[PDB]
This is an experimental structure of RNA from Satellite tobacco mosaic virus, with 17 nucleotides shown.
Protein in the same entry: Coat protein.
The work is reported in "Structures of additional crystal forms of Satellite tobacco mosaic virus grown from a variety of salts" (McPherson, Acta Crystallogr.,Sect.F, 2021).
It comes from the structure "Crystallographic structure of the cubic crystal form of STMV (77.9 degree rotation) grown from NaCl".
Context: bound to proteins that are not shown
């Protein structure tokens, strides 16, 4: 850093 | 923005 599931602006 | 479970 992409996927999932969750919050926070 | 993060944190878990998985790629890369």
């Nucleotide at each position: 850093u992409u996927u999932u599931u969750u919050u926070u602006u | 923005a993060a944190a878990a479970a998985a790629a890369a």
Record summary
Method: X-ray crystallography, resolution 2.94 A. The entry became public in 2021.